[PDB]
Molecule: RNA (25-MER): THE COMPLEMENTARY RNA PROMOTER OF INFLUENZA A VIRUS
RNA sequence: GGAAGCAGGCUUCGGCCUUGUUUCC
Numbered sequence: 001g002g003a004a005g006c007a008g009g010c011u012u013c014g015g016c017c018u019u020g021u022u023u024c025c
Base pairs, nucleotide, nucleotide: 001025002024003023004022005021006020008017009016010015
Other pairs, nucleotide, nucleotide, family: 010016cWW011014tWW
């Protein structure tokens, strides 16, 4: 540096994102 996961929030409720959050290679 990237990634996985938690949460948050939008919504026309399928779905969408990133201020946060935990860890890994």